[PDB]
Primary citation: Kondo et al., Chembiochem (2007), "Differential Selectivity of Natural and Synthetic Aminoglycosides towards the Eukaryotic and Prokaryotic Decoding A Sites". The RNA has 43 modelled nucleotides. The structure was determined by X-ray crystallography at 2.8 angstroms resolution and released in 2007. Crystals were grown from: Sodium Cacodylate, Potassium chloride, 2-methyl-2,4-pentanediol, hexammine cobalt chloride, pH 6.5, VAPOR DIFFUSION, temperature 300K.
RNA sequence: UGCGUCGCUCCGGAAAAGUCGC
RNA sequence: GCGUCGCUCCGGAAAAGUCGC
Numbered sequence: 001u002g003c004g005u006c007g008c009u010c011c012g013g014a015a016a017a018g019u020c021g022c
Numbered sequence: 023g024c025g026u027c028g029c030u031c032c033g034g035a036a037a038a039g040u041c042g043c
Base pairs, nucleotide, nucleotide: 002043003042004041006039009035010034011033012032013031014030018027020025021024022023
């Protein structure tokens, strides 16, 4: 550097078994 | 039926941390 890995954060999505609301 | 929070899984982004070559 790169790629990969773990961890963080933000963002997006779900068939996420439940909470809440109309 | 439409949403809401959360858990879980998926993908992305991202200066700094871990470990590998």
The depositors describe the entry as "Crystal Structure of the Homo sapiens Cytoplasmic Ribosomal Decoding Site complexed with paromamine derivative NB33". Keywords: aminoglycoside, antibiotics, ribosome, decoding site, Homo sapiens, Eukaryote, cytoplasmic, Translation inhibition, Stop codon readthrough, RNA.